[PDB]
RNA sequence: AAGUUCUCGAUCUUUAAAAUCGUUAGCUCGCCAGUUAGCGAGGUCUGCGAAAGCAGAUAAUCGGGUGCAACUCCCGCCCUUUCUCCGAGGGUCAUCGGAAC
Numbered sequence: 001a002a003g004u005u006c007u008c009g010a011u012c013u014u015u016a017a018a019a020u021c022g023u024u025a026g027c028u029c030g031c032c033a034g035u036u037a038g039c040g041a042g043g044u045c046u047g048c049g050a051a052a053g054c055a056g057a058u059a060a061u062c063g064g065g066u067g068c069a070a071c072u073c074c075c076g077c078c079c080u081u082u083c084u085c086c087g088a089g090g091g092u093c094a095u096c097g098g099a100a101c
Stems, first nucleotide, its partner, number of pairs: 001014003008022004026093001027042005034068001043058006062076004077091003085098002
């Protein structure tokens, strides 16, 4: 000086990928077919106030079906998985809990 995983800063590599810290990043629970990935609550950030508190913000949602209508109900796939099972979840940023020689 350019460069993919990685969005961005560095570290870093050598015209080839891939790793580290920080960051983008948007946490917890509940509810809802009715125009809508919606509603409410806690926390958190921001502004303000002596306080109580007010205001605003807090991403997105795989392939099918049922139905007039699906975030919402059902099925399948996938995130888990060193081989097999049971149960909470969630959607590619897709994840954690207990048995059977």